Background: Shown are 1493 nucleotides from a PDB entry: RNA (16S ribosomal RNA) from Mycoplasma pneumoniae M129. Xue et al. published it in Nature in 2022: "Visualizing translation dynamics at atomic detail inside a bacterial cell". It was solved by cryo-EM to 3.5 A. The sample was in a buffer at pH 7.4. The depositors describe the entry as "Mycoplasma pneumoniae 70S ribosome in untreated cells". It holds a match to the Rfam family "Bacterial small subunit ribosomal RNA". Rfam links the family to the GO terms structural constituent of ribosome and ribosome. Among the 50 different proteins in the entry, which are not shown, are 30S ribosomal protein S20, 50S ribosomal protein L18 and 50S ribosomal protein L2.
Context: bound to proteins that are not shown
RNA sequence: UCUGAGAGUUUGAUCCUGGCUCAGGAUUAACGCUGGCGGCAUGCCUAAUACAUGCAAGUCGAUCGAAAGUAGUAAUACUUUAGAGGCGAACGGGUGAGUAACACGUAUCCAAUCUACCUUAUAAUGGGGGAUAACUAGUUGAAAGACUAGCUAAUACCGCAUAAGAACUUUGGUUC
RNA sequence: GAAUCAAAGUUGAAAGGACCUGCAAGGGUUCGUUAUUUGAUGAGGGUGCGCCAUAUCAGCUAGUUGGUGGGGUAACGGCCUACCAAGGCAAUGACGUGUAGCUAUGCUGAGAAGUAGAAUAGCCACAAUGGGACUGAGACACGGCCCAUACUCCUACGGGAGGCAGCAGUAGGGAAUUUUUCACAAUGAGCGAAAGCUUGAUGGAGCAAUGCCGCGUGAACGAUGAAGGUCUUUAAGAUUGUAAAGUUCUUUUAUUUGGGAAGAAUGACUUUAGCAGGUAAUGGCUAGAGUUUGACUGUACCAUUUUGAAUAAGUGACGACUAACUAUGUGCCAGCAGUCGCGGUAAUACAUAGGUCGCAAGCGUUAUCCGGAUUUAUUGGGCGUAAAGCAAGCGCAGGCGGAUUGAAAAGUCUGGUGUUAAAGGCAGCUGCUUAACAGUUGUAUGCAUUGGAAACUAUUAAUCUAGAGUGUGGUAGGGAGUUUUGGAAUUUCAUGUGGAGCGGUGAAAUGCGUAGAUAUAUGAAGGAACACCAGUGGCGAAGGCGAAAACUUAGGCCAUUACUGACGCUUAGGCUUGAAAGUGUGGGGAGCAAAUAGGAUUAGAUACCCUAGUAGUCCACACCGUAAACGAUAGAUACUAGCUGUCGGGGCGAUCCCCUCGGUAGUGAAGUUAACACAUUAAGUAUCUCGCCUGGGUAGUACAUUCGCAAGAAUGAAACUCAAACGGAAUUGACGGGGACCCGCACAAGUGGUGGAGCAUGUUGCUUAAUUCGACGGUACACGAAAAACCUUACCUAGACUUGACAUCCUUGGCAAAGUUAUGGAAACAUAAUG
RNA sequence: CCGAGUGACAGGUGGUGCAUGGUUGUCGUCAGCUCGUGUCGUGAGAUGUUGGGUUAAGUCCCGCAACGAGCGCAACCCUUAUCGUUAGUUACAUUGUCUAGCGAGACUGCUAAUGCAAAUUGGAGGAAGGAAGGGAUGACGUCAAAUCAUCAUGCCCCUUAUGUCUAGGGCUGCAAACGUGCUACAAUGGCCAAUACAAACAGUCGCCAGCUUGUAAAAGUGAGCAAAUCUGUAAAGUUGGUCUCAGUUCGGAUUGAGGGCUGCAAUUCGUCCUCAUGAAGUCGGAAUCACUAGUAAUCGCGAAUCAGCUAUGUCGCGGUGAAUACGUUCUCGGGUCUUGUACACACCGCCCGUCAAACUAUGAAAGCUGGUAAUAUUUAAAAACGUGUUGCUAACCAUUAGGAAGCGCAUGUCAAGGAUAGCACCGGUGAUUGGAGUUAAGUCGUAACAAGGUACCCCUACGAGAACGUGGGGGUGGAUCA
Repeated sequence: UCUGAGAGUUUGAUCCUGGCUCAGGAUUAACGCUGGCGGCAUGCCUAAUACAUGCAAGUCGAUCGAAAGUAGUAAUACUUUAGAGGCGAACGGGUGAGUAACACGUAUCCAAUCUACCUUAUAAUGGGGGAUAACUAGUUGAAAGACUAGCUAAUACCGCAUAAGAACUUUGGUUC
Repeated sequence: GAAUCAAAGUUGAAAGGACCUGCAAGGGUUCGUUAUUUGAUGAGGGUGCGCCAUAUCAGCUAGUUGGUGGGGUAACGGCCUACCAAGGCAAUGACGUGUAGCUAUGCUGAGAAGUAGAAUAGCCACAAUGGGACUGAGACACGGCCCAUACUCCUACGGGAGGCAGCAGUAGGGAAUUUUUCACAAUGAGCGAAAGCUUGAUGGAGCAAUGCCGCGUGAACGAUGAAGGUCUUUAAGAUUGUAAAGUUCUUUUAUUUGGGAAGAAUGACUUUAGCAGGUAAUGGCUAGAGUUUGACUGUACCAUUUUGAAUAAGUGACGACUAACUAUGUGCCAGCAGUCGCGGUAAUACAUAGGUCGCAAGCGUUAUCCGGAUUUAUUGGGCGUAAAGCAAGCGCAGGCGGAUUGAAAAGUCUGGUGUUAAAGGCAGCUGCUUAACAGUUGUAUGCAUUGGAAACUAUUAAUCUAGAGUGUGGUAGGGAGUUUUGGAAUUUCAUGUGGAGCGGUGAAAUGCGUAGAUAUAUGAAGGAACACCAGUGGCGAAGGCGAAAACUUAGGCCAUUACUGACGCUUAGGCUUGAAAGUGUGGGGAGCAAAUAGGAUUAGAUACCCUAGUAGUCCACACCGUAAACGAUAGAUACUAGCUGUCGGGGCGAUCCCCUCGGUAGUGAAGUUAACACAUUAAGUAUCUCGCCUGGGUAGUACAUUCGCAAGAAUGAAACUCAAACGGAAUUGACGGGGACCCGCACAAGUGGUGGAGCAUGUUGCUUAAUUCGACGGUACACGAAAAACCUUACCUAGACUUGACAUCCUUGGCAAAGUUAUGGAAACAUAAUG
Repeated sequence: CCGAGUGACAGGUGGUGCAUGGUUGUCGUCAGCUCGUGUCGUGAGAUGUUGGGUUAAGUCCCGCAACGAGCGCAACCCUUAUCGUUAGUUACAUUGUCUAGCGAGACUGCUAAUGCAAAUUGGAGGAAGGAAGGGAUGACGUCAAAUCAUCAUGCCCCUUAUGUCUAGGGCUGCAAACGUGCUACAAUGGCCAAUACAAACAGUCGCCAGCUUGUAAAAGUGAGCAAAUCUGUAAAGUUGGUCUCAGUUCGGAUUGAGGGCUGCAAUUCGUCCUCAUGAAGUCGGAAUCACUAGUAAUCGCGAAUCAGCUAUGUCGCGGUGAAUACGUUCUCGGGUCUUGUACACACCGCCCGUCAAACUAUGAAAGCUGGUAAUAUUUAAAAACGUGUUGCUAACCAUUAGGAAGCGCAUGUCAAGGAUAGCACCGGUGAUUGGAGUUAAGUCGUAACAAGGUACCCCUACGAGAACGUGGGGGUGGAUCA
C1' cells in the first nucleotide's frame, strides 16, 4: 500500500453432503427488430480452396557505345534510352500449413564466427590486352523468337610493373 | 590458445566520369577504385532455465556412441569420409500418438492465476507441391533460374504461358466479415551529384451500428384535466394527462450564403552574405530571400448568413429469482420457458389490448472465455453412516526423519552491477470544445553475475544415547504346520426281543412298513464334525484358531546399569498371504444338501413345507484371488479431565485387596462432529508418508491391455439423459399380517328378522315426448319430496304473449281495480257489457 | 289504490358446491385439539398433553423443566321416577285422585375397609347411592363430503326466448338387477258370538253424538263441541263354539262386474265397499342385520303435509311383554405409550423386472473404403561436385609441335519423383445382431420398504418367463424379544 457481496433449486418441514442454474464483464461475433448525425477503432475465425480482370521495385546519360529525334551551313549543342554497365532486387506486403523443438521467451559465451552500402584514419587511383551486346546480312516463324558470320566502347573482363601495411608460413625471444 | 614485437620467403592492387585552373607543363575540386585500421550494424552458431496432453505409449536408437587420418564448411562438429570398438537415451517419461506458430499482450480474477494468442509489435516458418544449384556479401530467392509433380489457360496442332496467402475483385464454403477508390500532399524506401522517377508500402477517401464515446428527435408557459383508448362497469371518476390543443423562443443537426485554415512554421532550388579545412579557382556549414510543393479539400471550421419545430425512436420484461399489472380470448388445446414451473372454462406466466417499468441508436437471442465455483481446495477441500482407507502382510526406489560440536555455503536472506524493445496496464501530466482518443514522464517483474550472513534445511568431518534394535532374566497365549490317538452320535450291516403302523406337516399327502419297519440291547464297519471347559474371554497382520499327544516353528509381554550407535516411519513398483463358492487329477463319500423328480398349498408356484435326490461338502497336489475381507474408522509418533471393569507381567503379599507396566471393555469432561456420536484404543490437538474421491443413470458396462484351463479377475471410459439421487442425519405424522394397554350389539351368548314367494316404494339400465333435476361406500336409495289426475312442474308436444306474468326510477294523471254474463275458443285469450 | 308513453332492464328450477355464504352428514358425545410465558435443540421440533393410580372422559389428584389458560367433557336446561305445599273444574267424588306452579329429596350425606389423594368397593337409611332413566347440547378438523334446485351469491350465457300464460301428456313405462318395507307361508292359528282394559294428540267450512236407510263403501237427519265438558267406537287380552293339518275352512295376488266418496273431472292417473277366481309360498344359498328392559318382539292408537290418496312411509302415544352377557382368543372400528420405514393427496402408499411399440445414441460384425507417415528392392529428372576423352575454341603459359582452360561427349557420387512389395498406426461405412436411456396412459407377476407377510444385504454356484429362487460362506446397515 492493494483489496474478497450473493441467490434459486432434492423435503410434509429441518440441518448437512452435493450437482445444476442465475445475478458481472468480455467478443475478429452473428441472427430478429428498429435505425439520425458526429468522432475514434475494427472489419474471412471456414478453404496455406481455385481464380476473370487491372495495378503492386525500379532507378541511373555527369558509365559506355550506338540508335532515334530537335536547333545548326558546318562545327556543334540539346532531349529519350532499345541494349551493355552501377546499385537495388534478400527490405518492404501477405499467411500461420508445417513445426512439441535450442522453434520461442530469456541469461549468456562465441579462445569458433563473418558482415557491402554507414564510421576514424593510411597507401596508392600506372600502363596494356582480348573480347561482346546493339547493328548489319542471312536462315527461319504471323509473333514470341532462335540460330549463323563481321563490327565496336566502357566504371564488363583478363594478364604486367611496384605493394604503407596486410594474407600465410619460416626463425628469435614476450604475456596469462 | 590468446596478442604484440623483430627479421625472412611467397603472393596478390584499381577506373575512370564531371569540373576548375593551366598557352602549356602541370596543379587542383567533386564524383568514383583497390588495399588497408577502428567500429556501428546485421546475420549465424552453442549452452542454462522455462516453454502441452497422453503409460488404454516399454523399450528406443547403428552416424546412433566414442576415438583415430583426411576432406569439407564463415567457423565448431559423424557433417561426410577410410579404420576400430558397442555404445548411447530412457520411469526424474525415452520413443509414439494427437494437439499448436512462440512471446509481449487482450478478457477475467483481489490473488495465487484461469483463458485466447484479435488489431499491433519482436522472433520463427512458407510462397501451387517436392527437390537442386548458380549469381549475389547477404537467397537455396513471395511477382530470380533448372527439374519433376498436379491444375489451368491460349493457339495458326506447329507450339507455348501461368502460378492472387500483395492491393482491389470473382467463384465456392460459411450464418458471417468491404471499394476491381484517389495521391506521393506527409513518413519512408530504392535509385539518381540534380532535376526527378516507382511505391494497391504509406497517407487518404467509399462501404459496415461491428464495437466505444458524444450530440440530437425540441423548449417555456400551458387543466379539476380537451377528445379518444382502457378500467371502473355503465349516468360517479381514475389512467392516459402539462401528456395533449394552444401562445411564444432558438436552430448543433436539416438547408442556404460568405470567409476559410493547420497539416507543408518541413524540406529540397539557386541566386545572396559571411565563416571555416585547402587553394588559383572550386565545393560544404551557417542565416536570410524568393518562387515554391495538398489527393486530402472550399476540408473541418468560423462568420448576429436563408428558412424552418421544423430533419430523426425503438426495444425487452411485467409470478418469483429481479424493478413493472389489469382486462379480453384460449381452456392440458393452441403455446411459454435461464431455474422453479404455467393453461383440463375467472391464467397478473399462453395470444392480444391497455398500462407500467429496464435499456436506448441501439435493444434482445444464440455461441465462446473468466468470475461467482473454496465445484481440483499451493494460498483454499475431505475420506465412520452423505462420493472417497486398497483384505492384510514383507518390503526395493523415493519422501520425511534424535541430540551435540566445526567447516564449507546448494538452498535460504540481504548489498552492488548488468539485463528484462516499444506500444499496452497503473499514476500524473499535456493536447484534442471533453470523455472515445492521441502523446509525455515515472512506475513494476524475472534472470545472470558479483560482496556478505551462516538461524535452519541440504553436504560432509566427527561425538552421545532417549529413537530403534540385539543380549540377560522372568512370562503368557484355541499362533501355525507336520506326525499319531479317543469318544459320543448318525447311517449301514449282523444278532436276539415283536407284531402295525412309522415318518411327515397348519392340516394332509408322495415315502417307508408282516418280505418284521419304528423300538429295545449287543457287536462290527465306515465317514464326518469335535457339546459340557466357553467368558461384557485369549491368541493371530488379516482371513481364522477350542477332544488328546509328540516334533518343528512363529511372533508376543515386564524389568533390563548390558551391547551397538539414528541402523527409523511410510512404501510407487516387486513379493507373500488371503472366508466361502468354483476348476483339473486320484482318492474318500456317514450325514447334509445346489440342480432334478414326486406329494401338498395356491388362480398359477419353475418358491416357501414334506419325501427322495446329483455335483459338492472331506483328504493329497496345482489354480482361481473375490466377500457387509467392517471398528463401514490406513500406518507411525507425542500431548490432552475423570470414573467403573476385566486379563497378562513385577514386586508387597493365603486370594481378597495396593500400586507399577501393558492389552482388552463400559461410562463419561472439555474438544470435535451436519447430526448420530467419538473421546487416552479419538472421528480431539498436530506432524510424516501412502492410497483414494470430485453429481446421479449410463456403469463397475464397452474397447484395449495383463493374468487365468475356464468361470472370470485387474485396469477402466465415453456418447446420450436427468436436475436432482435406493444422498446422509435428525423431526412431525401416517402406516405395520410391531409390540404394551383400553373401549364400544364389536367379538362371544341369546332372541328376532332380510337374500326364498307376492305386493308397496326408491334406485340402476332400456325406451320414447319428456320418462324434469340432484343425491352415487360406509356418510344414496320409504332420500330431496311433511303427499304430481289439472296446477304443483322445473320436461315434452301444441296454442298463444313480448319493458313482458312480476319490480323500481323518468313523464303524465285521477277511477276503477278485480270478479260476472253472453260471444269464438280446449284454454291463454280478443271481443261487448257490470262492478 | 288504479292507469297511459319511457331505459336502465325485469326474469332464468340455465351453468359453475373444483369460486362460494349459510346449512347439514361422517369420524363422534369419540376425548381429544391448542395457546401464553419459560426451558432444551443451530433447526424442523420437544417439554404442558409425558409417568402412577382413578374414571365414560385431557375426570381428578400424587411424580415431573415446566407454570398456567382456552375449546371440548363435566355441571347449569327440560323431562319421568317420591314426598310436602297453592288451587279446585269441564276433573274426581265407595274422594283427595288428578292436573300444573312452588318447595323438599340424593349431596359418596354417614359408617366399614385401602389409599398420600383422587377414588374404589361394602353396609345402613332411603323412592332412587355412588355420571338415577332419557332428551336438548356434537371441539380443532377430515372427507376439494352434499346442497348454486330454500335462500343469498361473483363470474358466464339467454332475452319477440333457456323468459310469460294456457290445453294434453310424463314424472306411475319395462327384457331385467339391487335396496328398504308389508302380508304371509297356519292350529301359539282361521272364523263366529259375548267381552273389559289406555295414553297422547286433534278438531266449529272441522270433529262428528245419537237416529233412519243401506249385505256396504256410505247417504240423509241433526245435536253437542273453539273444547279436561262434546266428539275422534283401542287392539291384544278373557269366555264359549266351529274348524283338524291340507296349497287347505291358511294364504291373498291377479282378473271381471256392481256400488261409494272427494274432486269440474279417476283411461296413463286416486281410493273405499260388496260380489266373482284364488297365483306363489309348508321358514327360505353363499351371506347378513337389529337389540343389554319396559328394550326386542308385538298389539293397537294419534298427528303432519293434504279435498283424494295400497303412506305398508314418516313423525309420536300408550297395551302386552323376553333371553343372555361365562369371557376377550379371534372379527369390526376407535383411543393412548413405544418400536420400524425408501410412505407425506400419507398402504386405497411407494415400488421392482421381463415382454410388446416408438425415438435417440452406442458396442460387436463377414466385409467394403480412405488417410498417415516409414521401410526394402528397382528405376533415375535436374543441378552441384569428381573422373576421362578425342572434336572444336579469343586473353594466359607457350617450346610454335602444344598445354591450361572452356564448350562437346562419356562416366562416377549425390538424388526429387516414378514402379513393385509387405508391414505399422488412425478414420469412415456395413447386411445382421447385443444391451442402454427416454417415453400421461400397455401386458404378466408383486421382488424391495413393517417381521413388506419366507428378515434383509454381500461374494459365489446352479436354475428358472421375469421380478428372482435355492445351496455354501459372511454381516446387522435386523423387528419381536431380559